[PDB]
């Protein structure tokens, strides 16, 4: 300096992603 997952809310192909915070892993 960048990246993936989750808390909470929203919208919805009801899968995923995204919206103002807080954590965790990578590299």
């Nucleotide at each position: 300096g960048g990246c993936g997952u989750c808390a909470c809310a929203c919208c919805u192909u009801c899968g995923g992603g995204u919206g103002a915070a807080g954590u965790c892993g990578c590299c």
Entry title: STRUCTURE OF 16S RIBOSOMAL RNA, NMR, MINIMIZED AVERAGE STRUCTURE. This is an experimental structure of RNA (16S RIBOSOMAL RNA), with 27 nucleotides shown. It is bound to 2-amino-2-deoxy-alpha-D-glucopyranose (PA1) and 2-DEOXYSTREPTAMINE (CYY). Primary citation: Fourmy et al., Science (1996), "Structure of the A site of Escherichia coli 16S ribosomal RNA complexed with an aminoglycoside antibiotic". The entry is indexed under AMINOGLYCOSIDE, RIBOSOMAL RNA, RNA TRANSCRIPT, ANTIBIOTIC, RIBONUCLEIC ACID, RNA. NMR data were recorded at pH 6.4 and 308 K. Method: solution-state NMR. The entry became public in 1997.